[PDB]
Context: one part of a larger RNA, bound to proteins that are not shown
C1' cells in the first nucleotide's frame, strides 16, 4: 500500500431464511474420466471443463487408424522447353484413386488460293523456383471470448502532505439501484464506470387501407362470398406521455412515507450494454502470426474402419413409477417464425409411415396448420395395472451411390427397470416458479430427450440478516506480499561437516626435591714425595664448592587422539503433528518449577510488545 482473519461496524446479492418444483435411486438420451481397442483424432479441467467448441460424425465431414496409390504435387504466384492450346465423350484395370489408353476441331494480328510460323487468352508434359503440414509451443503473440462482476468501483490534472514509498481529493453527515445526489472539508476539477441516450412490451395520437379488418346498409349459393366502407381488430412508420411535475408531512438539502390525476410511479416490466484490472484463465483446432519440426512426406489423392468400443465412475437431461391420472370419440382459444428439383391444400392406393395425382403462394393473399395443457361425453377402477414405454422378435416407408458396423419412422407382437428415491444437491420473488405445445438455425436423412426463441395456463412465499458462499465501504490486527490455498515449530528416519565430553593412549613445553657429575675456573694442600730454581718460590700431583648435563621421584599447562556418548551448523523431494503470526481459533511473552512422543501444557509470579 494490499491481501487476509474461526476482528469491529454498516450495507448487498434466491447468499440464507420463508416457499414451490426437482436432482442424487429407476429406464434411457448426451458429455466426460477410465479401461479397451489397430485406431477407439484434438481440445476443454473447480464456481468459470463434463447436451462445451460441435447450430446435424453412415461415405463426406475428419484431422485418428489399415490396406492401394500421388512427387512442382489438391492449391498460389514465376520461369525452361515439348505438344498442342483449350473442351466433351467413351475405353482396359483396379475396391476407388491411380496407372495404362481410344476419341475430336484455337482465336487473334499475321507472308495467309500455297507446305507453313509464332504471340498468348488455356490445357498437357520433362524440370527448377516453391507449395504443403489441424506437426509443436494460448509459457513469444494479434484478435476474440469467458470470469470476478451490473460488482460500485478505478484513476489522472494541479495544489496542498510527507526524507520517501505514499496520502489528500474518493474520508466524513445523509440519501440512492450506483463514486446516485446532497450537506461538509487543503482541496478544485478532469477522465473510465454508474445513468441517460439505442431495441421490444404496456396507454393514446396523426399517417396509410391490400393480401389485413366488417361497425351500418344491401344483396347472400349461406364462405366478408358480392356491393360498401378504414369505423374497429391489425399491419409499421413518426409522435405524445412519466417529471417526484401538483398536495398533506417528515427534512438544512439530495431525497423518504403517504394522497391525486392517470394505461402507467417513483429506475414502469424486459434487452441491449460489461470499468482500470485479476485468473502467466480459454483459444497455434475458425482466422492472424514469431519461432521450432517434417519434404517420394508429419503434405496429399482414395476404398475400409474408428470417432459410436463396455468389468466400471461422474456431470447436464428426457420419459416415468399413476386417478389433481391413462385411454378414447366429438369440440375450442395462440405467437412466431418458415417456405420456387420449397412448403405442398384437395383427391385417390395404403392399418401406417409413405406412395401416385394435382391446385395455390417469387408469399398479411397460398401452405406448413392439428396449436397443446383445455371444454363435452364415454370407457378404466387402485392393481407392477388400459400405470411406466426400455428390451427384443417378426414385417415394412423413406433419405441417400450405399443405412452390417452405424440413421429417423410406420405397424403386428413382446411389455424390462421403476411403488416417488442414502450421504448429499439444484432453480425460481410474479406473468416468476411449475406444467403445456409451437417454430427456427445446422440440416439428404438423422440419432434434437440439445440449443436459440415463441405463446397458453398458472401459484405459494420472503417475520428477518443470527447462520451457511459471494460482493461493496470505514475500521483493527499481521511474522502473509508465490498475499490464508499464506507462513512458520520442534520431535523422530538419512547423509555430509565441525565442536564438547570421555575409561584412557601418544606428545611438547615447565616446576619441584634429591642422587651422580666431564671441561673449567676459583680455594686449600703440595707431605712418607716427584721436577725447576728464579729455593720465604713455581709447576706437578692431591683434595673442595659451583657446574654442562644424565639418573630417581612428584607436581603444572599445552597440543595431538580415542571405544562410545551430547547438542549444534547444512543437507532435504521423508514420518509425525500445529506451538506462533488474524482474538492464529485457551491473547502473547516471560523468570521458574514439574510433566509429555515432538513443537508444547499447566501451577505460581511479572510485562503489553495483547484485538475487543
Nucleotide at each position: 500500500u494490499g491481501a487476509c482473519g474461526g476482528g469491529g461496524g454498516c450495507c448487498c446479492g434466491c447468499a440464507c431464511a420463508a416457499g414451490c418444483g426437482g436432482u442424487g435411486g429407476a429406464g434411457c438420451a448426451u458429455g466426460u474420466g477410465g479401461u479397451u481397442u489397430a485406431a477407439u483424432u484434438c481440445g476443454a479441467a473447480g464456481c468459470a471443463a463434463c447436451g462445451c467448441g460441435a447450430a446435424g460424425a453412415a461415405c463426406c465431414u475428419u484431422a485418428c487408424c489399415a490396406g492401394g496409390c500421388c512427387u512442382u504435387g489438391a492449391c498460389a504466384u514465376g520461369c525452361u522447353a515439348g505438344g498442342g492450346a483449350a473442351c466433351c465423350c467413351g475405353g482396359g484395370u483396379g475396391a476407388a484413386a491411380g496407372c495404362c489408353u481410344g476419341g475430336g476441331g484455337u482465336g487473334c494480328c499475321c507472308c495467309g488460293c500455297g507446305a507453313g510460323g509464332g504471340g498468348a487468352g488455356c490445357c498437357c508434359u520433362a524440370g527448377c523456383a516453391c507449395a504443403g503440414g489441424u506437426g509443436c509451443u494460448g509459457c513469444a503473440u494479434g484478435g476474440c471470448c469467458g470470469u470476478c462482476g451490473u460488482c460500485a468501483g478505478c484513476u489522472c490534472g494541479u495544489g496542498c502532505c510527507g526524507u520517501g514509498a505514499g496520502g489528500u481529493g474518493u474520508u466524513g453527515g445523509g440519501u440512492u439501484a450506483a463514486g446516485u445526489c446532497c450537506c461538509g472539508c487543503a482541496a478544485c476539477g478532469a477522465g473510465c464506470g454508474c445513468a441517460a441516450c439505442c431495441c421490444c412490451c404496456g396507454c393514446c395520437g396523426u399517417u396509410a387501407g391490400u393480401u389485413g379488418c366488417c361497425a351500418g346498409c344491401g344483396g347472400u349459393u349461406c364462405g366478408g362470398c358480392c356491393g360498401g366502407g378504414c369505423a374497429c381488430u391489425c399491419u409499421a412508420a413518426c409522435g405524445g406521455g412519466a417529471c417526484u411535475g401538483c398536495c398533506c408531512g417528515c427534512g438544512a438539502a439530495a431525497g423518504c412515507g403517504g394522497g391525486a390525476g392517470g394505461a402507467a410511479g417513483g429506475a414502469g416490466g424486459g434487452g441491449a450494454c460489461g470499468a482500470c484490472g485479476u485468473c502467466u484463465g480459454g483459444u497455434c483446432a475458425g482466422c492472424a502470426u514469431g519461432g521450432c519440426c517434417c519434404u517420394u512426406a508429419c503434405g496429399g489423392c482414395c476404398u475400409g474402419g474408428g470417432c459410436g468400443a463396455c468389468a466400471c465412475a461422474c456431470g447436464u437431461g428426457c420419459u416415468a413409477c399413476a386417478a389433481u391420472g391413462c385411454c378414447c370419440a366429438c369440440u375450442a382459444c395462440a405467437a412466431a417464425g418458415c417456405g420456387a428439383u420449397g412448403c405442398c391444400a384437395c383427391c385417390c392406393g395404403g392399418c401406417a409411415a409413405c406412395g401416385g395425382g394435382g391446385a395455390g403462394c417469387u408469399a398479411a393473399u397460398c401452405g406448413c396448420a392439428a396449436a397443446a395443457a383445455g371444454g363435452u361425453g364415454g370407457g378404466c377402477c387402485c392393481a407392477g395395472u388400459u400405470c411406466g414405454g426400455a428390451u427384443u422378435g417378426g414385417g415394412g416407408u423413406c433419405u441417400g451411390c450405399a443405412a452390417c458396423c452405424c440413421g429417423a419412422c410406420c405397424c403386428c407382437a413382446u411389455g424390462a427397470a421403476g411403488c416417488c428415491g442414502g450421504a448429499a444437491u439444484c432453480g425460481c420473488u410474479a406473468g416468476u416458479a411449475a406444467u403445456c405445445g409451437c417454430g427456427g438455425a445446422u440440416c439428404a436423412g438423422c440419432c434434437a430427450u440439445g440449443c436459440c426463441g415463441c405463446g397458453g395456463u398458472g401459484a405459494a412465499u420472503a417475520c428477518g440478516u443470527u447462520c451457511c458462499c459471494g460482493g461493496g465501504c470505514c475500521u483493527u490486527g499481521u511474522a502473509c506480499a508465490c498475499a490464508c490455498c499464506g507462513c512458520c515449530c520442534g520431535u523422530c528416519a538419512c547423509g555430509c561437516c565441525a565442536u564438547g565430553g570421555g575409561a584412557g593412549c601418544g606428545g611438547g613445553c615447565u616446576c619441584u626435591a634429591c642422587c651422580c657429575g666431564a671441561a673449567g675456573u676459583c680455594g686449600c694442600c703440595g707431605g712418607g714425595a716427584g721436577c725447576c730454581u728464579a729455593c720465604g718460590g713455581g709447576c706437578a700431583g692431591g683434595c673442595g664448592c659451583c657446574g654442562a648435563g644424565g639418573g630417581u621421584a612428584g607436581g603444572g599447562c599445552c597440543c595431538g587422539u580415542g571405544a562410545c556418548u551430547g547438542g549444534g551448523g547444512c543437507g532435504a523431494a521423508g514420518u509425525c503433528g500445529u506451538a506462533a503470526c488474524a482474538a492464529g481459533g485457551u491473547a502473547g511473552c516471560u523468570g521458574u518449577a514439574c510433566c509429555g512422543g515432538a513443537a508444547g501444557g499447566u501451577g505460581c509470579g511479572g510485562c503489553u510488545g495483547g484485538a475487543u

Solved structure of RNA (16S ribosomal RNA, nucleotides 921 to 1532) from Thermus thermophilus HB8, 612 nucleotides shown. The organism belongs to Thermus thermophilus, within Bacteria. Released in 2016, the model rests on X-ray diffraction data to a resolution of 2.8 angstroms. Entry title: Crystal structure of the Bac7(1-16) antimicrobial peptide bound to the Thermus thermophilus 70S ribosome. Among the 50 different proteins in the entry, which are not shown, are 30S ribosomal protein Thx, 50S ribosomal protein L30 and 50S ribosomal protein L14. The work is reported in "Structure of the mammalian antimicrobial peptide Bac7(1-16) bound within the exit tunnel of a bacterial ribosome" (Seefeldt et al., Nucleic Acids Res., 2016). Rfam match: Bacterial small subunit ribosomal RNA.